[PDB]
Overview
The RNA has 84 modelled nucleotides. It comes from the structure "A new fluorescent RNA aptamer_III bound with N". Crystallisation conditions: 0.2 M MgCl2, 20% PEG3350. Huang et al. published it in Nat.Chem.Biol. in 2024: "Structural basis of a small monomeric Clivia fluorogenic RNA with a large Stokes shift". It was solved by X-ray crystallography to 2.6 angstrom. The entry is indexed under Fluorescent RNA aptamer, RNA.
């Protein structure tokens, strides 16, 4: 140097920049404060008790407010690795 990993995850090897994201995406939303040892800013399966008003037992989950550690993605092959 060819070729081949590699019209990009391989036999191993994935830098970085950018974007989701002055926050719901292609997709992905933890954890704490709040609502809420229970009706609110907005939301209450279900199951009781009660004539009635109402009460009382359920947070699967879900709005709000702070909140990118990390993942996903789009580029990207300096030089590496294997062979010859």
């Nucleotide at each position: 140097g060819g070729a081949a990993g590699a019209u990009u995850g391989u036999a191993a090897a994935c830098a970085g920049c950018g974007a989701g994201a002055u926050u719901g995406u292609a997709a992905a939303c933890a954890g704490c404060g709040a609502g809420a040892u229970u009706g609110u800013a907005a939301a209450c399966a279900u199951g009781c008790c009660g004539a009635a008003a109402g009460g009382c037992a359920g947070a699967c989950a879900c709005u709000c407010g702070c909140g990118a550690c990390a993942c996903u993605c789009g580029c990207g092959a300096c030089a590496c690795u294997u062979u010859c």